[PDB]
Context: bound to proteins that are not shown
RNA sequence: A
RNA sequence: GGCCACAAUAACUAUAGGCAUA
DNA sequence: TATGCCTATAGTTATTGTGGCC
Repeated sequence: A
Repeated sequence: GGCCACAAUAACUAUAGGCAUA
C1' cells in the first nucleotide's frame, strides 16, 4: 500500500 | 480497498432505416 | 462521401448509492  | 445483487447518474455508443444540407 | 436530426434494436465501462461479504  | 476489492467482490455479489439491484438501482440511479455519466460516458462511449454500435447496428438498421430515414429526412435535411452540403 | 461529411454532420445534425429522427426512429427502432442491442450493448459496453466508470461513478454513486442501498443491502450484504472478505
An RNA structure, together with DNA, in which 45 nucleotides are resolved. Crystals were grown from: RT COMPLEX WAS MIXED WITH RESERVOIR SOLUTION CONTAINING 0.1M SODIUM CITRATE (PH5.2), 0.1M CACL2, 7.5% PEG400 (V/V). VAPOR DIFFUSION 4C. The work is reported in "Complexes of HIV-1 RT, Nnrti and RNA/DNA Hybrid Reveal a Structure Compatible with RNA Degradation" (Lapkouski et al., Nat.Struct.Mol.Biol., 2013). Keywords: HYDROLASE-DNA-RNA COMPLEX, RNASE H, SUBUNIT INTERFACE. The PDB entry is titled "Structures of HIV-1 RT and RNA-DNA Complex Reveal a Unique RT Conformation and Substrate Interface". Protein in the same entry: REVERSE TRANSCRIPTASE/RIBONUCLEASE H and P51 RT. Released in 2013, the model rests on X-ray crystallography data to a resolution of 3.3 A.